[PDB]
Context: bound to proteins that are not shown
């Protein structure tokens, strides 16, 4: 590079 | 969605275990797509594994 990921500001989460 | 939570008041008569106020953002940050939830997907950014 170009893919494949993922990103809860209290903490589970929905 | 609900839950534990968080902050300022009430000198609480035994459930103050309460009452009365503050904060609370469809979950990285901005966009079509819609709304009952929403989901889907553009774009921006922060990690990560793979290229004679």
């Nucleotide at each position: 590079g170009g893919a494949a990921a993922u990103a809860u500001g209290u903490c589970u989460g929905a | 969605a609900a839950g534990a939570g968080u902050u300022a008041c009430u000198u609480u008569g035994a459930u103050a275990g309460a009452g009365u106020a503050a904060a609370u953002a469809a979950u990285a940050g901005g966009a079509g797509c819609u709304u009952a939830a929403a989901c889907c997907c553009c774009c921006u950014u922060a990690u990560u594994u793979c290229c004679a």